[PDB]
Context: one part of a larger RNA, bound to proteins that are not shown
RNA sequence: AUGAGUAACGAUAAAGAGGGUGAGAAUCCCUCUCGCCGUAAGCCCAAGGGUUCCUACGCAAUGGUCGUCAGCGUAGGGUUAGGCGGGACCUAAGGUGAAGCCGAAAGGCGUAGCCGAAGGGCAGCCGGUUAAUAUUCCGGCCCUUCCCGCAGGUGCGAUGGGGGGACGCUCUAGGCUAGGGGGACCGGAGCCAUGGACGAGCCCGGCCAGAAGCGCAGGGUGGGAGGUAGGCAAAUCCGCCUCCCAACAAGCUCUGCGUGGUGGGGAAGCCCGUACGGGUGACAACCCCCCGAAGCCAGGGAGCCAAGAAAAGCCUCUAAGCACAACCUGCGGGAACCCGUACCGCAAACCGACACAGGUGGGCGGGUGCAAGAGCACUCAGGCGCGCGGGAGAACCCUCGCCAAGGAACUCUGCAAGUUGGCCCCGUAACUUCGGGAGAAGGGGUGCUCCCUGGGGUGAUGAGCCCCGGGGAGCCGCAGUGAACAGGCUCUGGCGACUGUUUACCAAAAACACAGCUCUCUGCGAACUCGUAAGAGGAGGUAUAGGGAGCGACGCUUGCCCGGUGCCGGAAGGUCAAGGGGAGGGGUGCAAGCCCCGAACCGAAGCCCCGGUGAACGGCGGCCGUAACUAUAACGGUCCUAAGGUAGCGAAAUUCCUUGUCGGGUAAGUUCCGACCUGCACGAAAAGCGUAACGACCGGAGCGCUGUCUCGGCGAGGGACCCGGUGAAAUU
Repeated sequence: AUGAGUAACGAUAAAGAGGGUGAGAAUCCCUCUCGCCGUAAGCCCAAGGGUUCCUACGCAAUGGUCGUCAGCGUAGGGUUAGGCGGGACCUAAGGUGAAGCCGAAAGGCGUAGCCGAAGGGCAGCCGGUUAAUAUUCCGGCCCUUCCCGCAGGUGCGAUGGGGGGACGCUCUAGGCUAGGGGGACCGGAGCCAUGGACGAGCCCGGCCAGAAGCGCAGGGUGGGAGGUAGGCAAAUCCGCCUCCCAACAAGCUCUGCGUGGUGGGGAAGCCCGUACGGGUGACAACCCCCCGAAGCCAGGGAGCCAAGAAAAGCCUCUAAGCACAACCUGCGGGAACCCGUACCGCAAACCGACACAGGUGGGCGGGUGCAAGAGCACUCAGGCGCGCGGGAGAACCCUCGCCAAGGAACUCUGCAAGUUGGCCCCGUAACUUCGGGAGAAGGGGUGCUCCCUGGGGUGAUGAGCCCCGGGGAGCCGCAGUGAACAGGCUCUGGCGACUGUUUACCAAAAACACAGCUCUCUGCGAACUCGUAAGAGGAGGUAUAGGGAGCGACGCUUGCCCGGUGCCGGAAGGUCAAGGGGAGGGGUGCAAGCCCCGAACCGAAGCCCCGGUGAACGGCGGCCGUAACUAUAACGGUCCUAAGGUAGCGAAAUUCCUUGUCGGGUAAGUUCCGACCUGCACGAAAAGCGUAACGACCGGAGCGCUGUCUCGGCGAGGGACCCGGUGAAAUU
C1' cells in the first nucleotide's frame, strides 16, 4: 500500500441560549435556564507520583473532534516549624553481630549489643493573611526541654535493683463532648407575586478559642511500725511474714468536660467585579429548649476462654564516687539543630503501554421520609453532565415497557423473565439430635381527618420538647410499605453432617477441610523435618505430648481368610562380606630368603525359615448333591489359593442384557418415586446402613405467575443510517 473515508472516537448523568474574547472556537470566559452525584462523582490523611502548584506569553505536536483552553511549549515565581511527622529516644518480628560454633573456598550459625514502626515516649489551639505556604509567616492566648546565675531545700549520685509502662474478646453504667433538630425568642438586607395572607408570615444567622482559679463527672492510689534466708543481697526500695489504725470512702493526685480576664469569627440580600475577591452589615445577634454518639472521662464495670508484646521515658532504691560536688523547687538571663511541608491523592497526576467504565489503606460524610441504618428516594455544602457533534425515526442488535385468549403446550432444563416481597396481627404439618423444620404454609391488616385516653425521658412533680402506645367515629381513590429499597411456595430422592476451603483467567462440586473415631512411632540429647556441619523446628513441650496414617458430626455397627507382601517377635537350621586361618602348591636366589597362589575351618546384618498381626498391602471365586409340584436350598461335599460375603443395602453416582419386571404419578413417563433380587461388576474405617439440621450442589413432581411458547404486535432509549471532524484492523 489493501481493507476504507469503513469500525471506532471509552459508560444513555443532558442539554439550551445571550453576552465576551479572537484570524478562527458546539468545545475558552460570564450570565441565566436544565440534568447528575451528594456513605457521592463533596472534604481530609497515608502510600505512590515528582513540579503536575501559581502566573505571563503561546498552540506545531500531545488532548480520540475543536481549541483562543489544559495536567501540553518557553520563562519567572512558589514549599518558612523548639510544640505537626521523622531524626540527636525505646524496643517488636526480623536483621545484624563482641564472645563462641561450623563448613573444600565462597560462606552457614550465634550470646550480649545494635539496627528495625503505621507500636511505646514526647511540649500548640483559635484566627488573619498569598496568584501560589501556613498548629510553619503574622496576631492573641498557652506550653517544652537544655545552659548560667541567685535564693531555698536534700544524702546527691546508675547504663545495676524494684514499681511502673502493661495490653484479649463480647456485652455494658454514669457523666460529658462532637454532631443534629425545634424556638412564639435576639440580629438582619429585603420580599406580599397569580385568588388569599402584613400573618407566631417568608428568608439568613444566632458560633469558636480561652491559662490560673472555681464546678461537674470520672481514673489512679491505702497509711503505720517491727522483723527479713529472696529481687545472683550492695538498698531506707520491692518482695515476703506479724499488729498498733483506716477500710461501697477520705485524702492526696491525674485526666475529661463547664465556666473562666479576654481574643476572634459573624448569613441571606444588595452594591463593586470578565478574573480573584471587597464592601457588606449590622456597634449583628451571639440566647433557649430538645436528640445525641461507635467519640472523651480510660488504666471504668461485668461476663467468658482461645488466657491476650517488648523496651525506654517516668517514680523509687541504693554502688562506685562525691558530700566547698551534686541533684530537686523558685526566680531571673540565655540556648533550642537535621529532613519533610508545593501539588494530585477512589484519581486524567498512584498500579494497570492510554486523559483505560478495572484496582487503591484510614477519617469527616448534613436534612426529610420510609420501623431501623452508612439501606432507598429527594436534596444542603461542594462537584460534575463524562474532551466529537448535527440530523434521520429503515432492517437488525442491545437495554427497557406493555399485551387479547391460552398458561410451560417452550426447552436438555420454567434457561430467562415474571410472581412473591417491609411492617403488624392471627395462625402454622411430617419429622427432630427437642436447639429446629417457622418468614413453614394460609390468611387479615396497612392512607388520611377528627375525638378520647395511658405510659415513660428531660423540666420541676406544671408547660413545652422528645418517646412509645390503647379505644371511637368518619373521609377519598382502581390502588394506602399508593414512589425507591423489598423471599415465589410446597412435596420427594442422591451426595456431603453443619459454618468453612479450592483449580487468580472455562469446573465451587458428591472434591479439600472439619470437630470425632481407630491404628502406629516417640523414655526426651524424643520420634520426625531442614541442614554437609554448627544449629534450628518439635518445645523453653514430656504419654490427658509429638509425629505419621486412614476414616470423617451423630445413631446402630464394622463379618470371614494371616497362604503371599508388609510390620512385630524369634539364640534350630540353610546361605552369605571384609577379615581370620593357612593342609598344600608356585616364582626366583648358591643359600638363608623375598614375593606370591591357596583347601578345612572361624568370620555380621540380610534372605530363607518359625510364630503373630486386618481401622496393615490385600482376598471373600466357583463347582456338585439335597425339602410334601416346579423353583429354591436352611443341609452336606468339593479346591489350584489362605478362606469363599455376617449385618445392612441393591437395575444404586454401581445393572452389560435394560425403556428389566410389578406398583405409583401422567391423556401419554428411556427420567422420577416405591417395590422385587439374575448384584455382567454393593458390603462394613479407599468403611456398611441410616439420620434432624444445613447446601448459589444434581434428579422428579405440583400451586402461583408469566412473551418460554401457540405467535407474534407496538412503544422507548443507545447504536445501526446521513452530514461535518478524526481515522484503525486481521487479511492480501
This is an experimental structure of RNA (23S RIBOSOMAL RNA, nucleotides 1262 to 2017), with 732 nucleotides shown. The entry is indexed under RIBOSOME, TRANSLOCATION, GTPASE ACTIVATION ROTATION. Primary citation: Chen et al., Nat. Struct. Mol. Biol. (2013), "Structure of EF-G-ribosome complex in a pretranslocation state". Released in 2014, the model rests on X-ray diffraction data to a resolution of 2.95 angstroms. The entry has 53 different proteins, among them 50S RIBOSOMAL PROTEIN L33, 50S RIBOSOMAL PROTEIN L30 and 30S RIBOSOMAL PROTEIN S9. Entry title: Thermus thermophilus Ribosome. Rfam match: Bacterial large subunit ribosomal RNA. Ions in the entry include magnesium and zinc. Crystals were grown from: 0.1M MES PH 6.5, 5.8-6.8%PEG20K, 30-120 MM KCL AND 0.8-2.5% GLYCEROL.